[PDB]
RNA sequence: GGCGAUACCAGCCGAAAGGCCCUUGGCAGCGCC
Ligand code: QIJ
Numbered sequence: 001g002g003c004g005a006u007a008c009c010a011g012c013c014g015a016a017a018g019g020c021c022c023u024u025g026g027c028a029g030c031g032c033c
Stems, first nucleotide, its partner, number of pairs: 001033004008026002011020003
Other pairs, nucleotide, nucleotide, family: 005029cWW006023tWH006028tWS007008cHS007021tHS010021tWW014017tHS023028cWH024026tWH
C1' cells in the first nucleotide's frame, strides 16, 4: 500500500423490536496479504 472481518458512539429509517451505514461520520483499533 491493498483486501477483509468487526456496527461501539453518532447519524439515518422505524412507535418499538430492530434495521441501514465498514474505515472512519467519530485520529478508531484489529486480522490476512
Ligand atoms: C466496528 N466498526 C467501526 C468499536 C470504534 C470505532 C468502529 C468500531 N469501534 N469504529 N467497531 N468503524 O470504536 O465494528
Solved structure of RNA, 33 nucleotides shown. Method: X-ray diffraction, resolution 1.64 angstrom. The entry became public in 2022. The 2022 paper behind the entry is "Discovery of small molecules that target a tertiary-structured RNA". The entry is indexed under RNA, aptamer, theophylline. Bound small molecules: 4-amino-8-methylpteridine-2,7(1H,8H)-dione (QIJ).